[PDB]
Context: one part of a larger RNA, bound to proteins that are not shown
RNA sequence: AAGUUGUUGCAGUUAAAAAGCUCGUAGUUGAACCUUGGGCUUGGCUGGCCGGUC
RNA sequence: CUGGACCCAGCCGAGCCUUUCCUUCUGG
RNA sequence: CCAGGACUUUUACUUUGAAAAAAUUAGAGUGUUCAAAGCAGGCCUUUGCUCGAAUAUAUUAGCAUGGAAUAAUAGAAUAGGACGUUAUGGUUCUAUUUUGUUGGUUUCUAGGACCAUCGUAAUGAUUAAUAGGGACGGUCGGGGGUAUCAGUAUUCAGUUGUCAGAGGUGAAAUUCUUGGAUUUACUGAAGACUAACUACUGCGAAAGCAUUUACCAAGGACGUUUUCAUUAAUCAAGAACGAAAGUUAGGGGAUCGAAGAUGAUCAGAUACCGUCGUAGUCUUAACCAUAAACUAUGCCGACUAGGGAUCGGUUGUUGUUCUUUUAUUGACGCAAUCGGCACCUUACGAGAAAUCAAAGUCUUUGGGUUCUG
Numbered sequence: 001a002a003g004u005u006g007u008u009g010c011a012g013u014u015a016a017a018a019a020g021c022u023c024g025u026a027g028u029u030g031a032a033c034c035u036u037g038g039g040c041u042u043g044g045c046u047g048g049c050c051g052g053u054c
Numbered sequence: 055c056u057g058g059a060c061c062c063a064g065c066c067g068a069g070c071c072u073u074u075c076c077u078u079c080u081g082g
Numbered sequence: 083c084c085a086g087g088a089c090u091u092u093u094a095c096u097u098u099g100a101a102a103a104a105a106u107u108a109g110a111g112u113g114u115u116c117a118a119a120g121c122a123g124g125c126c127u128u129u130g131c132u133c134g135a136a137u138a139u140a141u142u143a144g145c146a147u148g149g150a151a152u153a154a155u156a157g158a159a160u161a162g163g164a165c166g167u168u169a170u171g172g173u174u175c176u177a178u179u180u181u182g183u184u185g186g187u188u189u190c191u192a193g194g195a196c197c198a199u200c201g202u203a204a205u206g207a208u209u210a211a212u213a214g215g216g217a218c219g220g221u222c223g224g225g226g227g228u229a230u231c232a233g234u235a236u237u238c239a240g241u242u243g244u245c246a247g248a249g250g251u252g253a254a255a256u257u258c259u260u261g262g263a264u265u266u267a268c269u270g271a272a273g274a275c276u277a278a279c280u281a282c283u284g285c286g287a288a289a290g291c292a293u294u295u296a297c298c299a300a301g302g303a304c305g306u307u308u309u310c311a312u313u314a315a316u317c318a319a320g321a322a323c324g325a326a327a328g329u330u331a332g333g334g335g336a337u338c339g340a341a342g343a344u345g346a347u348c349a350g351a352u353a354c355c356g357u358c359g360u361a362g363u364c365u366u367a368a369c370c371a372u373a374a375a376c377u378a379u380g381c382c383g384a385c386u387a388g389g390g391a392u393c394g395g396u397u398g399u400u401g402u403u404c405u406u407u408u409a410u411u412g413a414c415g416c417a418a419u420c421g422g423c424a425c426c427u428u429a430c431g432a433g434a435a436a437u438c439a440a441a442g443u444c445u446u447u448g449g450g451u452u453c454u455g
Stems, first nucleotide, its partner, number of pairs: 003447001010455003013436002018452001020323001022321002027316003031209002037072010048062001077088005092154003095149002098146002101141001107138002111121001123132003164202003169199005175193002214310003218305002222301001226298004233275001236272006247258002284291002328369006338362001342358004380451003384443002387427003392422007402413002431438002
């Protein structure tokens, strides 16, 4: 090579594979919301306009 | 290839003002 | 615009940096004659001169640092809340400073820490999720439990009546019958079961659930300008229930009927078919924990296309039938809507196809989560 170990990235109606069915602890994961807009001054480096080209 | 004040726009930034966050005193 | 004090709600994440053994890796310089390599080498040819021995990669953890999106954490609710700078009063401590001669008084005083009063203030509590839970109202269900009450049928028993067969099958035989079979009418007794109505209909977590009535406690959906405010989703471990068969002990044992017996069939059938029949089938206490327990399709959530039906609730509305002649009768008819069991067409899409409204929104590959190969 092998997305034939799959986080990226597999498959589970019939090819292997959804627990008979609910409850439930750890785990994982969980709606929205609190300064948003507006103005002024100003540094650098990007292109061409000056172009002023070495 | 490259050189300066001016206009244009683009990006990365600061500072002030808007009811205003942004520690607080001393020396000063 | 620095440098010594007084305080700081905690984290994840990301930026930058300090530092991080050589060798190895990537990589700049070198005619080891090439190259792998090595870290050398090159210069007018010397009594010398000379560039070098680069640079990144390391970073999960620790250290320092910028940011404040995302995801958490804390705060003021019986106020025990915040401010009063040089508010006011009271109670404690400590400290520099003496009138320099030593050591002192202890109220001012400087600086912590508390208590009380008073005063400032816009004084302090986010929505209520087409999340979830709870209440409330009228309902609706063949959801569950306990009593109760029907129905015919099956078997059996009694009472009659007639007489020659009845039963059973593809055909028969086993069997029962003049001691009256089968058939007929009336009456009784037992256990089961709940026909027709009964459906692409209802209810329940699933297994399942169908006569009446009463009682008992639950439930979904709907309605609601009621209530609480994240209480939730899915879930190793761990629990409840779980058809049929099967097990234990009582009770019941009509009917069918594993085993067994028996008549056929057959080459043989200890099978299918016929006749019996034990356990079982039913119930009460306990067990058992499995099915093609199936939609062979985990659960929660969002979205994506047309159509007519149907069950439950609610909301607006008749050429209809009917109370009663009409209302707040009821049924039906017409529209909307939420929920449900489904169905038809399409195929944008999916798929190996069969097919699929999910089995779509999946190489344009990431909503959450359990299980399995």
Source information
Keywords: Candida albicans, ribosome, mRNA, mefloquine, geneticin G418. The RNA (18S rRNA, nucleotides 603 to 1092) from Candida albicans SC5314 has 455 modelled nucleotides. It holds a match to the Rfam family "Eukaryotic small subunit ribosomal RNA". It comes from the structure "The structure of the Candida albicans ribosome with tRNA-fMet, mRNA, and compounds (GEN and MFQ) with strong density for the P-site tRNA". The 2025 paper behind the entry is "Mechanism of read-through enhancement by aminoglycosides and mefloquine". Among the 73 different proteins in the entry, which are not shown, are Ribosomal 40S subunit protein S2, Ribosomal 60S subunit protein L17B and Guanine nucleotide-binding protein subunit beta-like protein.